An RNA structure from Triticum aestivum, in which 187 nucleotides are resolved. The reconstruction used 256,000 particles. Released in 2023, the model rests on cryo-EM data to a resolution of 2.34 angstroms. It holds a match to the Rfam family "Eukaryotic small subunit ribosomal RNA". Rfam 15.1 lists 75,755 matches to the family in 2,556 species. The family is grouped with related families in Rfam's "SSU clan". The depositors describe the entry as "CryoEM structure of wheat 40S ribosomal subunit, body domain". Among the 20 different proteins in the entry, which are not shown, are 40S ribosomal protein S27, 40S ribosomal protein S7 and 40S ribosomal protein S4. The work is reported in "High-Resolution Structure and Internal Mobility of a Plant 40S Ribosomal Subunit" (Kravchenko et al., Int J Mol Sci, 2023).

Context: one part of a larger RNA, bound to proteins that are not shown
RNA sequence: UGACGGAAG
RNA sequence: UGGUGGAGCGAUUUGUC
RNA sequence: CUUUGUACACACCGCCCGUCGCUCCUACCGAUUGAAUGGUCCGGUGAAGUGUUCGGAUCGCGGCGACGG
RNA sequence: CCGACGUCGCGAGAAGUCCAUUGAACCUUAUCAUUUAGAGGAAGGAGAAGUCGUAACAAGGUUUC
RNA sequence: GUAGGUGAACCUGCGGAAGGAUCAUUG
Numbered sequence: 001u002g003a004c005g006g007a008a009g
Numbered sequence: 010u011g012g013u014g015g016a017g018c019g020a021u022u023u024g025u026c
Numbered sequence: 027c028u029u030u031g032u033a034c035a036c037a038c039c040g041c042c043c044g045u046c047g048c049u050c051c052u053a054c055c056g057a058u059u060g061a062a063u064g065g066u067c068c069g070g071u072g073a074a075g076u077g078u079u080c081g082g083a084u085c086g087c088g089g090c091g092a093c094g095g
Numbered sequence: 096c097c098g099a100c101g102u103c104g105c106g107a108g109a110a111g112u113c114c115a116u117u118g119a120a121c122c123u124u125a126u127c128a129u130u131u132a133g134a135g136g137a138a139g140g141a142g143a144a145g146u147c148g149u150a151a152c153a154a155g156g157u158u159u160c
Numbered sequence: 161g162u163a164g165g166u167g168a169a170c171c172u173g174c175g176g177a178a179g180g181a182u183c184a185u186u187g
C1' cells in the first nucleotide's frame, strides 16, 4: 500500500 | 490520474478533505 | 467510503499449530556390574650396570737356605 | 747361568660372592583416560506427505501472552 | 509465571503484562 475481519462508524 | 509545490531516508502520501 | 487490527499479499477459498501414521539421518539414556586399549595407585618380584665385602683361578717380582747340571 | 721341587713375602688380579644404589621389566589391587557393542527406551531434524481437529494471526469467533 | 487435567493442537485455577480490542468521564 492493498486485501480480508463472525471490528466500529 | 499527472504536473508543480508540501511531508517522508524510502515504499508512499497530500492534492483526492 | 473512513477509521481500525492483521503473522494474509496465490491476498481468508489466506495463513497456520500439534498428536498419531512412514522413509531416512543425527544425538542421548541405557542394564549387561559390556568389552578392548593405554596411564596412575598399592603392594610385591626383579634383569643389568655402578659402588662395596669377602674371594683368590692365575701371573709376576723378589727372598732363605739347599739340591742337580 | 739354566731348569725342577719344597720353602716365604710383596704386588697385580679373573670367575664367583655380599650389601647398597640406580633401576628396566613382570605380576596384583583399585582408579583415571581412551575405544567402545549394546536389548530396550526416548528426543530432534529432514523428506515425502496421509489422518484428526482448528490452537495462533481479524475482538481469529472464549483478546493474546 | 506456577499447578492440575486432556487424543492432539490445548483447557482451567491463582497472580501478573499490553506486546489490547481502552492513551479519554472534573463525572
Stems, first nucleotide, its partner, number of pairs: 001035002003032003007029003014023003038155001040152001043148002046145001048142005054136002058132001061130006069122003074117004080111001084107006094097002158178003161174005